RNA sequence: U
RNA sequence: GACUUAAGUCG
RNA sequence: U
RNA sequence: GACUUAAGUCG
Numbered sequence: 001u
Numbered sequence: 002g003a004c005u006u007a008a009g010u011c012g
Numbered sequence: 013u
Numbered sequence: 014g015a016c017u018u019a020a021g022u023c024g
Stems, first nucleotide, its partner, number of pairs: 002023010
Other pairs, nucleotide, nucleotide, family: none
């Protein structure tokens, strides 16, 4: 993420 | 990604 | 329910 | 029953  | 608990919307 |  | 939201568990  | 599933579930659990809660709240909401829709059906 |  | 689906989704959204909040918290959490599992993969």
An RNA: 24 nucleotides with solved positions. Dantsu et al. published it in Rsc Chem Biol in 2023: "Insight into the structures of unusual base pairs in RNA complexes containing a primer/template/adenosine ligand". Crystals were grown from: 10% v/v MPD, 0.040 M sodium cacodylate trihydrate, pH 7.0, 0.012 M Spermine tetrahydrochloride, 0.08 M sodium chloride, 0.012 M potassium chloride, 0.02 M magnesium chloride hexahydrate. Entry title: RNA duplex bound with GMP and AMP monomers. Released in 2023, the model rests on X-ray crystallography data to a resolution of 1.45 A. The entry also models magnesium ions.